The RNA (23S rRNA, nucleotides 1246 to 2003) from Psychrobacter urativorans has 730 modelled nucleotides. It holds a match to the Rfam family "Bacterial large subunit ribosomal RNA". Its family is annotated with structural constituent of ribosome and ribosome in the Gene Ontology. Primary citation: Helena-Bueno et al., Nature (2024), "A new family of bacterial ribosome hibernation factors". It comes from the structure "Cryo-EM structure of P. urativorans 70S ribosome in complex with hibernation factor Balon and EF-Tu(GDP) (structure 3)". Ions in the entry include magnesium. NCBI's taxonomy places the organism under Bacteria, Pseudomonadota, Gammaproteobacteria, Moraxellales, Psychrobacter.
Context: one part of a larger RNA, bound to proteins that are not shown
């Protein structure tokens, strides 16, 4: 080829008309209007992915139809941090392993230790501004570490000793907050149809982190002083005995 | 009483947001 | 060029790794706080 | 060396676009499928069900008729009421809250929301009451 | 004086009781259990054949039997080295069995496990022993022939295990015939013989087993191969591959009502989506 211009066009959430622009508009862009999700069909990420992000153009291929649109092409722009993540310290399963043990050989498994998040480990919020970042950029107010230099004072030091760190399941009482609601306020409006100057309609308005205080809640005797069968050595630190003050 | 500790209040705070 | 304060309400969020219960008994390690060894 | 005090100086790098219940991942597709976490507006409502809406976002990349048979999905249904059929398969019925009631047989817990009944809008006027607390007065 | 106490505005909660009222309806929409009689199975919650089986099947908590004295058994691994376990017979492994209530009967002949050694047979090993090969010699020769080595032959030695001697079935396993017989019929308490290790307690039974069979009988139907009770003639139930029952459970199985239906006598109507008409855009198996 032939089936055959034939099933079929991917959720039954839906469009409908005026402008624009175009060679050409049911499908873009703007209006009006109608519908649909709104524990999402909104919004923030991780994972993946990698420029699909935004503008300008073009419309051949792609896009289950047109296409002026498009995550297509094509040129050009875009990602701004001490405070968020990662990196960095740490370490969990687990891995790798100086010597070490085993093994015909490849190599297995293991100590020291080395790595290994999904876990522990410092710190800013609010608001503006891009077509396209923003706790990053600008305003304003903070925080957190370090580094050098001076003034002072002075036993300072760890991979080790002691404490934090630091954690389960369930339930219940309340305090409170984000947030809403209404009110108060300001700024508009007196309504194509009966009424609407009212006790009437609309829409708009509530600043964060930080710094003070230390409140509802929760734990909770405190100090000195003597001493030491302990914390693998030491220890004024922990832990054990033991005497006064409150 | 000492330790913690939401929240409230104070200050942050004459911020910043419409019809000018 | 404007307003920007009262009531009531109210979360699974915060107090709160908190309290109280039970058995199935609930990470490690640094950071950080002290103590000293060598020096 | 440390510990108070300031002064002055500094906190490298790497990511940061944008999608993420997705037309961008994972499914050979712009595939009805899968894909952890956070945010949690009103009116009802117990609610994060349900309905309709907010803030935001859509309408889901073939349409225009026509109103045959048939097929899906639905709605309604005289009269009868499982006469269907392997089978009540499907569909229809129930379906809240509150109160009364509630049987065999138990391992004493149940069974059991057995079973089955009564009230439920709206207005208005009345009594009880919890919370929260404004003006006093100590 | 981020405080205490007594009144209590204003907002708010929960709860009642009287009257009225207006509809076919007042949990008015969306949402939101259908219930009961009997009955087999399985304790229940849960697992599971991704992608035609969710259960009766697995696990389950209990129960039993054995095994292990710690470098425990088991168990990866070639070993090192691990796990069991930084645990220790109230632990830890296997294996059956499955909450629970009443229970769990007989057989050790056969196969395992446990124990015992009297006696038999037994491996490597050892090599007695015997019987060749070979030739110094002796021999006329036919042969005969020491030593040395060599070939083969195998006395005695020799363990476990098997055979054997006993115990173990909640170890793997089994758990039967033929004849006769009682005051109708009938049936057989009751006897006799065979055989075997021993022939089945209790409970159950046309069952998740029963062919024949739709067994009988009795219930429910107007009619019931299914049901349900009950009968025993168990082809071929039966006590931890447990028996028999059992509240509660269960998207189990099977029966049987009530309400309720378009399941159905019999289908009508009436909304959407597709079929069909046009525009665009285009497949499929086949052949």
């Nucleotide at each position: 080829g032939u089936g055959a211009g034939u099933a079929a066009c991917g959720a039954u959430a839906a469009u409908g008309c005026g402008a624009g622009u175009g060679a050409a508009a049911a499908g873009c862009u703007c209006g009006c209007a109608c519908g649909c999700c709104g524990g999402a069909a909104g919004a923030u990420c991780a994972a993946g992915g990698g420029u699909u992000c935004c503008a300008g153009u073009c419309c051949a291929a792609c896009g289950u139809u047109a296409a002026u649109c498009g995550g297509g092409g094509c040129u050009g722009g875009g990602u701004g941090a001490g405070u968020c993540g990662a990196c960095c310290c740490c370490u969990a399963a687990g891995g790798c392993g100086a010597g070490g043990c085993c093994g015909a050989a490849a190599g297995g498994c293991g100590u020291a230790g080395u790595c290994g998040a999904u876990g522990g480990g410092a710190a800013a919020u609010u608001g503006g501004u891009u077509a396209a970042u923003a706790u990053u950029c600008c305003a304003a107010u903070a925080c957190u570490u370090g580094u050098u230099u001076a003034u002072a004072g002075u036993g300072c030091g760890a991979u080790g000793g002691a404490g934090g760190g630091a954690c389960g399941g369930a339930g219940a009482a309340g305090g409170u907050u984000a947030u809403g609601u209404c009110a108060g306020c300001c700024u508009g409006g007196c309504g194509u149809u009966g009424g609407u100057u009212g006790u009437c309609c609309a829409g708009g308005u509530g600043a964060a982190a930080g710094g003070a205080u230390g409140u509802a809640g929760g734990c909770u005797u405190a100090c000195a002083g003597u001493u030491u069968a302990g914390g693998c050595a030491a220890a004024u630190c922990c832990g054990g005995a033991c005497u006064g003050u409150a | 009483g000492g330790c913690u500790g939401a929240g409230a209040u104070c200050u942050g705070a004459u911020a910043g947001c419409a019809a000018g | 060029g404007a307003a920007g304060u009262g009531g009531c309400a109210a979360a699974u969020a915060c107090c709160a790794u908190g309290c109280u219960u039970c058995c199935a008994g609930g990470a490690a390690a640094a950071g950080c706080u002290u103590c000293u060894a060598a020096g | 060396g440390c510990u108070a005090u300031a002064a002055a100086c500094g906190a490298a790098u790497c990511g940061u676009a944008c999608c993420c219940u997705a037309a961008a991942c994972c499914g050979a597709c712009a595939c009805a499928g899968g894909u952890g976490a956070u945010c949690a507006g009103g009116u009802a409502g117990a609610g994060a069900a349900u309905a309709c809406c907010a803030a935001g976002g859509c309408g889901c990349u073939u349409g225009a008729g026509a109103g045959a048979a048939c097929u899906c999905u639905g709605c309604u249904g005289a009269a009868g009421g499982a006469a269907c059929u392997a089978g009540g398969c499907a569909a229809a019925a129930u379906g809240g809250u509150a109160c009364c009631g509630u049987a065999a047989c138990u391992u004493c817990g149940g069974g059991a929301g057995a079973a089955g009944g009564u009230a439920c809008g709206c207005u208005g006027u009345u009594g009880a009451u919890g919370g929260u607390g404004a003006u006093a007065g100590g | 004086u981020c405080u205490c106490c007594u009144u209590g505005a204003g907002c708010u909660u929960u709860c009642g009781a009287c009257a009225g009222u207006c509809g076919c309806a007042g949990a008015u929409a969306c949402c939101a259990g259908g219930c009961u009689g009997c009955u087999g199975c399985a304790a229940c919650u849960g697992u599971u054949u991704a992608u035609u089986a969710a259960a009766a099947a697995c696990a389950c908590a209990g129960c039993a039997c054995u095994c292990u004295g710690c470098a425990a058994a088991c168990a990866c691994g070639a070993a090192a080295g691990u796990g069991g376990a930084c645990g220790u017979a109230u632990a830890g492994g296997g294996u059956g069995u499955g909450a629970u209530g009443c229970c769990u009967g007989c057989c050790c002949g056969g196969u395992g496990c446990u124990g015992g050694a009297a006696g038999g047979u037994u491996a490597a090993u050892u090599g007695a022993u015997g019987g060749g090969g070979u030739u110094a010699g002796c021999g006329u020769a036919a042969g005969c022939g020491a030593a040395g080595c060599u070939c083969u032959u195998g006395a005695u030695c020799g363990a476990a295990g098997c055979c054997c001697c006993a115990g173990u079935a909640a170890a793997c396993g089994g758990c039967g015939g033929c004849c006769g017989u009682a005051a109708c019929u009938a049936u057989a308490a009751c006897g006799g013989u065979c055989c075997u290790a021993a022939g089945g307690u209790a409970g159950c039974g046309a069952a998740a087993u029963u062919c024949c069979u739709u067994g009988u009988c009795a219930g429910g139907u107007a009619a019931g191969u299914u049901c349900u009770g009950a009968c025993c003639u168990g082809c071929a139930c039966g006590a931890a591959u447990g028996g028999c029952a059992u509240a509660a459970u269960g998207a189990u199985g099977g029966c049987a009502g009530c309400g309720c239906u378009g399941u159905c006598u019999c289908c009508a109507g009436c909304a959407g989506a597709g079929a069909c008409u046009c525009a665009g855009u285009g497949a499929a198996a086949u052949c």